Method: solution NMR. The entry became public in 2000. Solved structure of RNA (RNASE P RNA RIBOZYME, P4 DOMAIN), 27 nucleotides shown.
RNA sequence: GGAAGUCCGGUCUUCGGACCGGCUUCC
Numbered sequence: 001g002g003a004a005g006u007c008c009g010g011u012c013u014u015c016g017g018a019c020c021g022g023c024u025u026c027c
Base pairs, nucleotide, nucleotide: 002026003025004024005023007022008021009020010019011018
Other pairs, nucleotide, nucleotide, family: 012017cWW013016tWS015016cSS
């Protein structure tokens, strides 16, 4: 101090990531 899923649904989705929600991790 950002990032992610190992789990379902909801919209943008150019592609990601993001937005809502639990739980934990990585430097």
On the sample the depositors note: synthesized from DNA oligonucleotide template by T7 RNA polymerase.